[PDB]
Annotation: Keywords: NUCLEIC ACIDS (DNA/RNA), RIBONUCLEIC ACID, RNA. TRNA ALA ACCEPTOR STEM: 22 nucleotides with solved positions. The PDB entry is titled "ACCEPTOR STEM, NMR, 30 STRUCTURES". The 1997 paper behind the entry is "Structure of the acceptor stem of Escherichia coli tRNA Ala: role of the G3.U70 base pair in synthetase recognition". The entry is an ensemble of 30 models. The structure was determined by solution NMR and released in 1997.
This record gives sequence, C1' cells and structure tokens, in this order.
RNA sequence: GGGGCUCUUCGGAGCUCCACCA
Repeated sequence: GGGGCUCUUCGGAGCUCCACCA
C1' cells in the first nucleotide's frame, strides 16, 4: 500500500496477512 470486519467527524483508526527496498 492492498485486502476482511467494527467504529467515525469520512479525516480516519484498530486487529491480521500479503507486496513494493522491506
């Protein structure tokens, strides 16, 4: 970064795994 879910002011966040150097 991308996925699954919960929450949210939609800005995000946590959990877990897989990439990009890693």